Molecule: PreQ1-III Riboswitch (Class 3)
Organism: Faecalibacterium prausnitzii
RNA sequence: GAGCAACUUAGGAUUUUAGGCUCCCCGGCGUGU
RNA sequence: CGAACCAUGCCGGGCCAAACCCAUAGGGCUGGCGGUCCCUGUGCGGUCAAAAUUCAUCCGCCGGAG
Ligand code: PRF
Repeated sequence: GAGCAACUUAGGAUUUUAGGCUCCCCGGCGUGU
Repeated sequence: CGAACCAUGCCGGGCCAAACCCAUAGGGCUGGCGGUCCCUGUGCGGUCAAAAUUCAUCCGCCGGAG
C1' cells in the first nucleotide's frame, strides 16, 4: 500500500480507525544450484 | 569457496481514525506592540480505542398461507 471476515463504541446501513487474517511494494540481512 | 539473477527464509519500512490539551506555521484580521476569537497545515508532543456520515424504526418468538 490492496483486500476478506468478525465485533464494541452504536437500533439499521455505509465508512474510518485498534485488533485478526490474506496478499502486494521498498530497502536490507541469511540459506540453496 | 566468492558475482549477482533466482528461489526459500528473516529484519526494517510503506498503512495507522475522530476528539480534547499543548506547541508551531499560515489564513481571516493585520499602521506598530501586546492580548484574544475563528479557519487550515504540521508535531515518534500529551491524553484518549473508538469514530464519521446517513436512516427511522429495527431484531427475536408466536400466529398463520402453503
Ligand atoms: N471494533 C472496531 N473498531 C475498533 C474497536 C472495535 O471493538 C475498538 C475497541 N473497542 C477500537 N476500534 N471495528